[PDB]
Context: one part of a larger RNA, bound to proteins that are not shown
RNA sequence: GUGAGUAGCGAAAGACGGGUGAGAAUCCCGUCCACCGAUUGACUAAGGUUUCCAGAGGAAGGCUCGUCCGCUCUGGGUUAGUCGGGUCCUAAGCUGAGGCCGACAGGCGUAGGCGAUGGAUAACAGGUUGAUAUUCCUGUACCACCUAUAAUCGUUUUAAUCGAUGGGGGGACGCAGUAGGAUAGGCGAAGCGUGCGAUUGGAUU
RNA sequence: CACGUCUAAGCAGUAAGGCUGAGUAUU
RNA sequence: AAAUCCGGUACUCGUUAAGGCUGAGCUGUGAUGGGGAGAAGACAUUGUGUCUUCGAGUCGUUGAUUUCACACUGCCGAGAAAAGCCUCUAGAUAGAAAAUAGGUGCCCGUACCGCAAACCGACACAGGUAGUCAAGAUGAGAAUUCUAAGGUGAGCGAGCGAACUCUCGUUAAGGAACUCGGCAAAAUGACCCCGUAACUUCGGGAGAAGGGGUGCUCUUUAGGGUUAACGCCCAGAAGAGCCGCAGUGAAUAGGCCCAAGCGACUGUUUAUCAAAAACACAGGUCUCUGCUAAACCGUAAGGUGAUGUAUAGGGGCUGACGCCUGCCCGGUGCUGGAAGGUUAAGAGGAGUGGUUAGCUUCUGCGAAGCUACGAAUCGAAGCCCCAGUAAACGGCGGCCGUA
RNA sequence: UAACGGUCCUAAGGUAGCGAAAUUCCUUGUCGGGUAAGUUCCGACCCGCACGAAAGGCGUAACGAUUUGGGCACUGUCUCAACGAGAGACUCGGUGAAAUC
Numbered sequence: 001g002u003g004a005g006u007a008g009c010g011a012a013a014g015a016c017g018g019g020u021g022a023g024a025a026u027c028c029c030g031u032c033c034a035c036c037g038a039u040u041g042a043c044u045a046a047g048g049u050u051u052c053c054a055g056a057g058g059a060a061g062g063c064u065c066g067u068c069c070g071c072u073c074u075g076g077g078u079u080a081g082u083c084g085g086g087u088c089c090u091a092a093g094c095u096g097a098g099g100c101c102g103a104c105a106g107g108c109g110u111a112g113g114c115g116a117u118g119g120a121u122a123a124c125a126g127g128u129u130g131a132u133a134u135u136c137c138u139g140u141a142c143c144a145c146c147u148a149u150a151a152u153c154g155u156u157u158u159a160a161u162c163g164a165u166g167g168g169g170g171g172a173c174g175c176a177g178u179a180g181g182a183u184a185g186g187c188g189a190a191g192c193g194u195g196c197g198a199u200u201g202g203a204u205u
Numbered sequence: 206c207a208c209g210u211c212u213a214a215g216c217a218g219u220a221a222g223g224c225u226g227a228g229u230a231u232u
Numbered sequence: 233a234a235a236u237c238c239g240g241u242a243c244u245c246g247u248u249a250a251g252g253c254u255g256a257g258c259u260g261u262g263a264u265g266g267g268g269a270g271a272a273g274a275c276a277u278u279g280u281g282u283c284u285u286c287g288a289g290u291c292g293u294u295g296a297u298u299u300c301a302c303a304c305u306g307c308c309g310a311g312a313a314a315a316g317c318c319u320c321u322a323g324a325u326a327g328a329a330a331a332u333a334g335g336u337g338c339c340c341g342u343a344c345c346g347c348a349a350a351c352c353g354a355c356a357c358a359g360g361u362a363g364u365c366a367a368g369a370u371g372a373g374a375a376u377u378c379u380a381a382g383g384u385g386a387g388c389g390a391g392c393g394a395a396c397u398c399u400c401g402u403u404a405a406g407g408a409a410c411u412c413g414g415c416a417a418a419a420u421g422a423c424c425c426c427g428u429a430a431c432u433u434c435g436g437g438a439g440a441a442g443g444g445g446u447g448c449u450c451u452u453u454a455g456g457g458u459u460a461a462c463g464c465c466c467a468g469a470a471g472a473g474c475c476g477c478a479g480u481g482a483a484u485a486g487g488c489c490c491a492a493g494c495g496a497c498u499g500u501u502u503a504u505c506a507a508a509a510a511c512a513c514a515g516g517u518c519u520c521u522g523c524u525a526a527a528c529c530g531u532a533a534g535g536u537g538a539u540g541u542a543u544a545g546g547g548g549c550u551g552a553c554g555c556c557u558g559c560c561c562g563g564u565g566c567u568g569g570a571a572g573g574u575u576a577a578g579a580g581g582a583g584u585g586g587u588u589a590g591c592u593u594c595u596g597c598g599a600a601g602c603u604a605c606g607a608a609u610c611g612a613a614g615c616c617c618c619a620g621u622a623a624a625c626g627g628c629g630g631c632c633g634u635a
Numbered sequence: 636u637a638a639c640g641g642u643c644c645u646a647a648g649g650u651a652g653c654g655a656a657a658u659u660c661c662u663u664g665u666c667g668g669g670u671a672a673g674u675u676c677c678g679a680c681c682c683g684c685a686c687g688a689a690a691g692g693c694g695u696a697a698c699g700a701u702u703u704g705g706g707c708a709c710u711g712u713c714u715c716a717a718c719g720a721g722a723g724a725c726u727c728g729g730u731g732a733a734a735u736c
Base pairs, nucleotide, nucleotide: 001736008730009729014032015031016030017029018028019027033385034384035383036382040386041365042364043363047345048344052076053075054074055073056072057071061069062068081142082141083341084340085339086338088119089118091117093114094113095112099108100107101106123140124139125138126137127136143337144336145335146334147333148332166320169317174307175306176305177304180300185294187292188291189290223253230241231240308311351360352359367379368378369377389727390726391725396723397722398721399720400719401718402717403716406713409712414709422446423445424444425443426442431436433552447474448473449472450471451470475479487707488706489705490704491703492702493701494699495698499511515550516549517548518547519546520545521544527536528535529534553694554693555692556691559627560626563625564624565621566620567619568618569617573615574614578610579609583605584604585603586602587601591596629643630642631641632640633639652686653683664680665679666678667677668676
Other pairs, nucleotide, nucleotide, family: 002735cWW003734tHS004733tHH005006cHS005731tWS006732tWH007731tHS008063tWS010355tWW012386tHS013033tWS020024tWH021023tHS025388tWS026064tWW026065tWS026387tSS037039cWS037381tHS039041cHS039381tWW043364cWW045346tHS046346tHS046348tWW049343tWS050077tWS050078tWW051343cWH058069tHH060071cWS062356cWS065387tWS069070tSS070349tHS076131tWS079132cWS080083tHS080342tWH081122tSS089314cSS090116tWH090313cSS092115tHS096111tWS097110tWH098109tHS101532cSS107533tSS116118tHS118312tWS123134tSS128133tWH129130tHS150328tWS150330tHS151331tHS152153cHS156325tWS159162tWH160329cSS163322tHS163323cWH164321tWS166234tWS167235tWS167238tWS168318cWW170316tHS171315tHS172314tHH173313tWH176302tWH178303cWH179301cWW183296tWH184295tHS186293cWW190209cWH191208cWH192207cWW192271tWS193206cWW193272tWS195205cWW197202tWH202205cSS207270tHS208288tWS210269cWS216217tSS217259cWH218258cWS221301tWH222256cWS225226cSS226245tWH228229tSS228244tWH232239cWS234235cHS234321cSS237238cWS237319cWS238320tWS249250cHS250251cHS256258tHS269289tWS275277cWS275282tWS278281tHS278282cHS285286cWS297374tWH308310cHS309311cSS344350tHS348351tHS348361tWH353357tWS370376cWW371373tHS371375tHS376483cSS388728cWH395724tHS404715cWW407709tHS407710tHS407712tHS408414tHS408416cWW408710tWH411413tHS418709cSS427441tHS428440tHS429438tHH430437tHS432435tWS433435cHS436696tSS453454cSS453468cWW453469cWW454467cHH456457cSS456466cWW457464cWH458464cWW459462tHS476478tHS494509cSS496697tWS497513tHS500510cWH501508tWH509657tWS514551tHS515689tWS516689tWS521525cSS522541tSS523541tWS523542tHH525538tHH526537tHS526545tSS530533tHS550689cSS552695tWS556688tWS557689cWH558628cWH560646cSS561624tWH562626tHS570616cWH571617tWS572616cWW577611tWS581582cHS581606tWS581607tHS588598tWS589598tSS589599tWS590597cWS593595cWS607608cSS622625cHS627647tWS634638cWS636638tWS644648tWW645646tHS645647tHS649650cHS649687tWS650688tWH651687tHS651692tWS652692tSS654681tWS655662cWH655664tHS655682tWS659661tHS664682cWS669673tWS669675cWW670672tHS673675tWS684685cWW688691cSS711715cWS
C1' cells in the first nucleotide's frame, strides 16, 4: 500500500453576552445553570525532578480545534539557633581490629561502629509578592555558648559549688472496657453591623 | 441577612489522676 | 574495688491530706480607650479598582473518635533498647553565683505535583498510591439525599431520534409453564409493639417463623439535663381532630421455610479459568530425643532449636465434640537378642615360580641375594537366623452342602 | 438362602456400625413418599462389580458466597412480545488505525 475516509476519539452539563485575533463550540472576562463535598476540598509524606512564576510564540506534543497549556523561547523564583534531618541515643539488620574456620576466593564472629520506621531536643501570632515563608519583615519570646561586671560563696579537702567513660534510679512502653472534669467544634438568643424590598402579603423583617 | 475575636512565653491558680516510711542511726 | 540520698534495716509525729511530696488541654481589674479589630465610615486617588482611622465580642446549650492517659479497672497472649535527665561517689580545684549589660549561634532539605495530566502502570490510561483536618439539614452513624468552606463541567462536536447491541423504567391476564439449574431480574428491608417451633454441645436456634403501627394539627401533662430563675436541651403518656391512592410517601437498611450429603467451626489456597468436600485448626495417638538433646542450615567454624530441659523439643498419622476403634506378626519395616555357619582391609607367610655361584656334561640340576606369586590361620558391622511389634507398611480368602 | 454346617488353604479370613453410597457395573435395582406425570430427591430393603473402624467407623447442635431435592412469596425467566429514556450504531464538519492480503 489494502481494510478506509472505516473502527476509535478513553466514565460526566452546559448555555449565552462581551473581548481578543489571520482564524474561535474549544482562549480571557461576566451572568445563569449544573457536579463533588469523609471529598474532585485543604495539608503532609514517599516518588518525580524545574513540570513552579511573568512575558512571548504556535512547527511539533495535546486523540478535534486552539489566540490556549504540564509544549516551545527568554528572564526569574526555594531565605530557619527554634520546622524535618546532620548534629544526640539505640532496635531489627549490616559491618567487624585482633580471633575462629576455610583448596585459593572467602565464611563466621568479639570489643567497637553504622543504621529509624522509635526515644531526647529551645517560636508563637499577624503582614507580606508573580513565584517563598514556625525561614522574610512587625511584634513579643525562648534554648545553648562566650565576654565584662557581681552585691561577698568562702581551709579551696569540703564550697556560691566543679563532676566520670563507674554504681543505682529514671526513660520504659501490651490488649480491651467503661466512667469523670473541663476543651476545639457545631447550635440557639444579648452586643455589632446593612439592608426594610415594585409579585399577594409582612415589617421582634 | 451577616459578624460575634486573639498565640508561644510568663505566672497566679488545678479537674479526674500517683505515691511513703523516704523517717534518725544501720549493712 | 565504695558511695552517709539510691539496693537491703530500726524508731517518734504515724494511714494528718493538715495537705508533706511528684504528676497536670485552667483565669475575673490589668497587657486589653492595642497590631487583627467578618466591616459600608475615609481621599486628590491607588481610572476610582484605594488610604487614613473608626469599629461589637455576650449569654447558655449541646460536645468529642481530641486531651488528661495505658490514668483507672479488668485480662493473659505477660507487653524494646540506649541516650537525654537525675542524684551518688571515685577525683579535681583557689574559684563566679547572685540580682545585670553586651554579643555569637554552622551544614542539609525548603519551588512545584502528591487519590495525581508532574508518582507506579509504554499514554494528558475508568487501575494502585501510607497519614492529618474534615462543616450544616436528616440520623445512631465517617450510612443516605441536598448543601456550606472550597474545587470542578472531564481535550472533540453538530444533527436524526432506523435496524441491531449496551445501560435503565414500565407492562394487560397467567406466575418457573423458561432453564442443566429460578442464572438474571423481581420481592423483604428502617424503627416501635406483640409473638417465635422442632432440635440443642443449654451457649444457641433467633431478626426464627407470624401479626400490627408509623403522616399532620390541636388539647393535655408527665419526665431528668444543665439553673438563681427565665430560658436551653433530650425524652414520655392519654385524648380530640385533619388530609392524601399511598404517611420509615424520595435515598440508604435481611426474602424466608422443610430435608439430604460434605466438612466441626473463624480462618488459608492455585496473583492472571478451580475458594471447595481440598489446606489449617483445637483435640487425639504413635514415635524419636538425657541436653554440645534429637531434628535442621553449613565443608568447617558458627548458629537455629533455646538462652528451652521430657507438663520440653522434632517428626509421622488422624483431625471439634459424643459412642467406639474388631481379627491377623506369616512377609517386609522397625526392634531386641543370639552360636554356629557366612564374612573385607589388615595381620600371617608352610609352600610355588623366575634369574645364577656351583655342579653335571646324552643339558639336567642348583645352597642366597633379589624378585613374581601366593595358604592354613586370625579378622567388625553385618547377612542368614530367632521372640516382639499393626493409631508400622500391609492383609482380612476358596470350595460344597443349602434351597 | 450370603442363614447355617463341612471342607481346602493361609498369618488370619471383616467385629461394631454403615450400605444402589462424593463408593452399586448390571441400573431408570425393588416397595413407599413427594408431582397430573419424578433417569433427579427422601425413607427403607441388601440383592456391598468393588463399605468398614485413626490413608479412622457411625452420629451430631452451630457454622458455610459449599453441593442437592422440595415449598411459599415474588417477578418479562417464559407463552409473547410491546413502548419508552439515554450511549454506541446512522448523516454532516474535524482527526483518523489494525488484524488480513
An RNA structure (23S ribosomal RNA, nucleotides 1300 to 2044) from Staphylococcus aureus, in which 736 nucleotides are resolved.
Ions in the entry include magnesium.
The 2024 paper behind the entry is "Synthetic macrolides overcoming MLS B K-resistant pathogens".
The entry is indexed under antibiotic, ribosome.
Entry title: Cryo-EM structure of Staphylococcus aureus (15B196) 50S ribosome in complex with MCX-190.
It was solved by cryo-electron microscopy to 2.53 angstrom.
Rfam match: Bacterial large subunit ribosomal RNA. For this family Rfam cites "Crystal structure of the ribosome at 5.5 A resolution" (Yusupov et al., Science, 2001).